Context: one part of a larger RNA, bound to proteins that are not shown
C1' cells in the first nucleotide's frame, strides 16, 4: 500500500429552553426547567504516591482518539508564613559498629560473649586569690560515690510537655491579623509579694495599755479519720507509681444530631384549604464556682425471722442495711472570656474593592431500649494473658545547709513580674482525569464525618445539604442477527450428557413440625391461616400533693 | 391574710391533680378476595457416594473427594544432649526452652474394632570365642629401595529385637439316602496364607453380571447376593 | 486405617413434589447496538489473485487439460 473512510467512537437511566462572549457553540458561561449521586455519596477532608498538576492572565499550533470560545495543554506571572501541627527525642520487630573470633582477602560472625568498656558527681580536702581580694563564683590534682553491663540506628498509625476563637486571600492559615491563653527553658549582679517567721518566761519602767533588759522556743497549720490548706529546708541510696496495655457482652453519665410544642426573623403555597410548609434562632481554651457520674476511702453502730442489691450479678461479723463524711473526674451548667465578635433580618452612607454606620433579635420548653462518640461500673473468654524505652512524680532515710530573737538566716513544688524558643516539611490531586496499570485505563491503592420517610437494619427505594452532566461523540431512523430484561394459551423436563438457564418459594404473626440423632441437632423441617384501609376499646409508665385546726401576728 | 409548738386526726381495701413514649391485644366498618400490594425477601423431600465439622488451596482453565484440623499412634533426645544451620570461630537456630518439653513421622472428629507373618528389605541391641578389615605402629629378610610375617578400628558377617517399619497374607482332590453344594477328609507349599468387616463400592476384566424395586419402557438409581481379573483392616 | 454416624459442604450421583419457554412451537416487547448520515478513524492478513464438473497431478485445483461458460 490494499485492506479501507472499513472495524469501530453501545459498562454505571437525561436531557431541554433562552441568553451571553465570540469568526465559529449538542459540549463554554449564565439563568430556567427536568433529572441523577442519596450521607457505606458523583459530598467534605487526610496518610502513601505524585511534583506545581494549585491560583490569576492570555493563546487557539499540537493534545485533550467529536468539538470546544474549555482544559490537569502552552505560555507569562504568583503563591505553601508554626515555641504549643507534625519530624526532630523513645524505644518495639530488628538493623550494627568496638573488643574478641575467623577469613588468602574484600571482608563477616557476633551485640554481651575472651574488654583496664564508668571522662561523672551539688560532697570534703590540698591549693594557685583568677575578681567589687567582705564572698561566691573559677580552674589543677587528691579523697570519696558512680553496673542502663554497653555504640549507634529503628514508628510523620505505637510513647511523647503546652493553642484557642474571630476575620482575612485569585491561591496560605490551628503557621498571617486581632484578641484570649498555656508549656519548657533561664534569671549569676537575687525582679516584686507572700511563706519560713517573728511567740512565751523573768527582772523593770509605765494608772491601766504599751514600752526596755535578758532567757528560752520557732526547718507551717487543721480535721477522730478518710484527708485539707497558697507555699511547706534538704543529698548520695533505696522503694513504688505513672508512662503500660487484649477482645467480646451487658447496663448507666454526659455530650453533638434528630424528634415534638410555642415565640420572633425571612422566604415559600394561596384555584379552595392551611394561625400553615420551609430555613435560621452561639459562646473557644484556660481559671473559679456548681450540678451530676463514680469510689475495694472514712466515723458511729453492731445484722437470722437474715438482710441489701443489679437487666444480669453480686455484697456482708475480714463489718450489711441506716445516719455524717472524705477523696476522683468533672467534657454538663452559670461565671471572667462575652459582645466588643459571629450569626439572621431591616435600613442608611460612601474609601473606583470600607474587618464602613445603625435599629432589632438571637427565646422559652418536652421528650428517648433513637443514632454517634466519650466517660464509668460490672461480667464473659483464653494449653491465647495481650510491648519496651524515654519521660515525669510521690514516698522512705536523715548525711549536712541555716540565725541568735533579727523587720532574721538558709530556704520554696505560693502569687505576680522579665526575657528567649533554633532547624525541616506545609499549595494542590487523593482517584470512573493529578497516585500504580504504556493512557484522563469499567482494574487496583490505608483511613476520617454522615441528615429525613419507609424499614428489623450502616438492606434496598425515594428526598435535603453538598456535588454532577450521564462517563473519550451527536443526529435519523427501529431491518436481520445479538446483548440485557419482560410476557406467553394447553401440555409440564416429553429438551438436555446433566432441569443449565429461567421460575416457584420468600418478611412478620399464630398454630404445627417426622425419621435420625454424638441427645446439642435436624428445624425456617414438612403443613396451614392470616396480613390492607378506617373508627375505636383494652393494658403496658412517670410526676407532685394527702392533715385535725388563729390555743394567733413571724 | 403569714409564721415557730402544739390541746389540734384517721388517706394506711390508697386517693387527687399533672405529664408522657412506643408496642401488643381485640372489635367493628369497608373495598371487585386485594392488601410483606414498590422495595427487601430461603424451593421442599427421600436417598447413595467421599470428607467429620469451621478453616484452606492451584493469583491468570482444576475450590475438590485435595491439604490443614483437633483426635489417635508411633520415633529421637537428661544438654559433653536430640533435631537443625553454618566456609569458618566451641559459631548459631529450638532455647526468656528441660520430657505435662522440644524435634521427626503416620494416620485422620466421635463410637466400634484395628486379625496373622520378623523369611525379603529397613531400622535397632550385642559384642562371647569370635571371620574378614585400611593407614599408622610391631618383627623378620635384604645393601637399601621393597618383600614378607605378626597383630586387629568401625563397618560388613555371625546372635537377638522391632509391622499404628516399608511391606505381605496359597493351590489341587474327593466327600452328605434326588440332584446341587460341601459342614468334612486327603495332600503340596509358604514367612503367613486376608481374620472382623465391607462390595459390581470413586475398588469387578467378563459386565448392560444375577434377583427385587423405581419406569409403560431404565447400559442409570436403590436394596440384596459374593471363588472379591486386582476388597479389607492407622 | 477396615466398618459406621448425627451435624455440615458453592463436593459427585438417583428419585419424588412444586414449578416454570429447557422443550412441543415458536411469538411479541423494551433498552443498547448493529444499519443510514457529521466528525474522527485503526487493526489482523496479503506469491499473484479468486465461478464449476470431470481429468490427470505429492493419489481432494482458484491457476494445468478437456468442457460448462463469462
Nucleotide at each position: 500500500g490494499g485492506u479501507a473512510g472499513u472495524a469501530g467512537c453501545a459498562a454505571a437511566u437525561a436531557u431541554u429552553c433562552a441568553a451571553a462572549c465570540g469568526a465559529g457553540a449538542a459540549c463554554u458561561u449564565u439563568g430556567a426547567a427536568g433529572g441523577c449521586c442519596g450521607a457505606a455519596g458523583u459530598g467534605g477532608a487526610g496518610a502513601a504516591g505524585g511534583g506545581u498538576u494549585c491560583c490569576a492572565u492570555g493563546u487557539g499550533a499540537a493534545c485533550a482518539g467529536c468539538a470546544g470560545u474549555u482544559g490537569a495543554a502552552c505560555a507569562u506571572g504568583g503563591g505553601u508564613c508554626a515555641g504549643u501541627c507534625g519530624g526532630u527525642c523513645c524505644u518495639g520487630a530488628g538493623a550494627g559498629a568496638u573488643g574478641g573470633g575467623c577469613g588468602a582477602g574484600c571482608g563477616c560472625c557476633g551485640u554481651u560473649c575472651c574488654g583496664a568498656a564508668g571522662g561523672g558527681a551539688c560532697g570534703g580536702g590540698c591549693g594557685a586569690u583568677g575578681g567589687c581580694c567582705u564572698c561566691c563564683g573559677u580552674u589543677g590534682c587528691c579523697c570519696u560515690c558512680g553496673g542502663c553491663c554497653g555504640a549507634u540506628c529503628g514508628a510523620a498509625a505505637g510513647g511523647g510537655a503546652g493553642u484557642c476563637g474571630g476575620g482575612u486571600u485569585c491561591a496560605g492559615a490551628u503557621c498571617c491579623c486581632c484578641g484570649a491563653a498555656u508549656c519548657c527553658g533561664g534569671a549569676g549582679u537575687g525582679g516584686c509579694g507572700g511563706a519560713g517567721a517573728u511567740g512565751g518566761g523573768c527582772g523593770c519602767c509605765g494608772c491601766g495599755a504599751g514600752g526596755c533588759g535578758u532567757c528560752c522556743a520557732g526547718u507551717g497549720c487543721g480535721g477522730u479519720a478518710a484527708c485539707g490548706c497558697g507555699a511547706c529546708c534538704g543529698a548520695u541510696c533505696c522503694c513504688g507509681g505513672a508512662g503500660a496495655a487484649g477482645c467480646c457482652g451487658g447496663c448507666g453519665g454526659g455530650a453533638g444530631c434528630c424528634c415534638c410544642g410555642g415565640g420572633g426573623a425571612g422566604a415559600g403555597u394561596u384555584c379552595u384549604c392551611u394561625u400553615u410548609u420551609c430555613u435560621u434562632u452561639g459562646u473557644g481554651a484556660a481559671g473559679g464556682g456548681c450540678a451530676g457520674g463514680g469510689c475495694g476511702c472514712c466515723c458511729u453502730g453492731g445484722a437470722a425471722u437474715g438482710g441489701g442489691u443489679u437487666c444480669g450479678c453480686c455484697c456482708c461479723g475480714a463489718g450489711a442495711g441506716a445516719g455524717g463524711g472524705g477523696c476522683c473526674c468533672g467534657u454538663g451548667c452559670c461565671u471572667u472570656g462575652g459582645a466588643a465578635a459571629g450569626c439572621g433580618u431591616c435600613g442608611c452612607g460612601g474609601u473606583u474593592c470600607c474587618g464602613g454606620c445603625g435599629g432589632c433579635g438571637u427565646c422559652c420548653g418536652g421528650u428517648g431500649a433513637g443514632c454517634u462518640c466519650u466517660c464509668g461500673c460490672u461480667g464473659g473468654c483464653c494449653c491465647u494473658u495481650g510491648a519496651a524505652a524515654a519521660u515525669c512524680c510521690g514516698g522512705g532515710g536523715g548525711a549536712g545547709a541555716g540565725g541568735g530573737u533579727g523587720u532574721a538566716a538558709a530556704u520554696c513544688u505560693c502569687g505576680c513580674g522579665c526575657c528567649g524558643g533554633g532547624c525541616c516539611g506545609u499549595a494542590c490531586c487523593c482517584a470512573u482525569a493529578u497516585c500504580c496499570g504504556c493512557a484522563g485505563c469499567a482494574g487496583g491503592u490505608c483511613u476520617c464525618c454522615a441528615a429525613g420517610g419507609u424499614g428489623a437494619a450502616c438492606a434496598g427505594c425515594c428526598u435535603c445539604u453538598g456535588g454532577c452532566a450521564u462517563g473519550u461523540u451527536g443526529g435519523a431512523a427501529c431491518a436481520a442477527u445479538g446483548u440485557a430484561g419482560g410476557u406467553a394459551a394447553g401440555g409440564g423436563a416429553a429438551g438436555u450428557c446433566g432441569g443449565c438457564a429461567a421460575g416457584c418459594c420468600g418478611g412478620a404473626u399464630c398454630c404445627g413440625u417426622a425419621a435420625c440423632u454424638u441427645c446439642g441437632g435436624g428445624a425456617u423441617a414438612a403443613g396451614g391461616a392470616u396480613u390492607g384501609g378506617c373508627u375505636c376499646u383494652a393494658a403496658g409508665g412517670g410526676c407532685u400533693g394527702g392533715g385535725u385546726c388563729g390555743g394567733u401576728c413571724g | 391574710c403569714g409564721g415557730c409548738c402544739g390541746g389540734c386526726g384517721c388517706c394506711u381495701a390508697g386517693c387527687a391533680g399533672c405529664c408522657g413514649a412506643c408496642u401488643u391485644a381485640g372489635a367493628a366498618c369497608u373495598g371487585g378476595u386485594g392488601c410483606g400490594g414498590a422495595c427487601c425477601a430461603g424451593g421442599g423431600g427421600a436417598a447413595u457416594c467421599c470428607g467429620a465439622c469451621u478453616g484452606u488451596u492451584u493469583a491468570a482453565u482444576u475450590a475438590a473427594a485435595a491439604c490443614a484440623a483437633a483426635g489417635c499412634a508411633u520415633c529421637g533426645c537428661g544438654a559433653a544432649g536430640g533435631c537443625c544451620c553454618g566456609c569458618g570461630g566451641c559459631g548459631g537456630g529450638u532455647g526468656u526452652u528441660g520430657a505435662c518439653g522440644c524435634g521427626a513421622u503416620g494416620u485422620g472428629a466421635u463410637u466400634u474394632c484395628u486379625g496373622c507373618c520378623c523369611a525379603g528389605u529397613g531400622c535397632u541391641c550385642u559384642g562371647a570365642a569370635u571371620g574378614u578389615c585400611a593407614a599408622a605402629g610391631u618383627g623378620a629378610a635384604g645393601a637399601a629401595a621393597u618383600u614378607c610375617a605378626a597383630u586387629g578400628a568401625a563397618g560388613c558377617g555371625c546372635g537377638g529385637g522391632u509391622a499404628a517399619a516399608c511391606g505381605g497374607c496359597g493351590g489341587g482332590a474327593g466327600u452328605a439316602a434326588c440332584u446341587a453344594u460341601g459342614a468334612c477328609u486327603c495332600u503340596c507349599u509358604u514367612a503367613a496364607g486376608g481374620u472382623a468387616g465391607c462390595c459390581a463400592a470413586a475398588u469387578g476384566c467378563c459386565u448392560c453380571g444375577u434377583c427385587a424395586u423405581c419406569u409403560a419402557a431404565u447400559u442409570a438409581g436403590u436394596g440384596a447376593c459374593g471363588c472379591g481379573c486386582a476388597u479389607g483392616a492407622a | 486405617g477396615g466398618a459406621u454416624g448425627a451435624a455440615c459442604g458453592a463436593g459427585a450421583u438417583u428419585c419424588c413434589c412444586a414449578c416454570u419457554g429447557u422443550c412441543c412451537c415458536u411469538a411479541c416487547c423494551u433498552a443498547c447496538u448493529a444499519u443510514c448520515c457529521a466528525g474522527c478513524g485503526a487493526a489482523a492478513c496479503c506469491a499473484c489473485a479468486g465461478c464449476c464438473a470431470a481429468g490427470g497431478g505429492a493419489a481432494c485445483g482458484g491457476g494445468c487439460u478437456u468442457g460448462g461458460c463469462g

28S rRNA, nucleotides 2357 to 3888 from Homo sapiens: 858 nucleotides with solved positions. Zheng et al. published it in Nat Commun in 2025: "Visualizing the translation landscape in human cells at high resolution". The PDB entry is titled "In situ human unrotated hibernating without CCDC124 state 80S ribosome". Rfam match: Eukaryotic large subunit ribosomal RNA. Gene Ontology terms of the family: structural constituent of ribosome and ribosome. The entry has 79 different proteins, among them Large ribosomal subunit protein eL13, 40S ribosomal protein S23 and 60S ribosomal protein L9.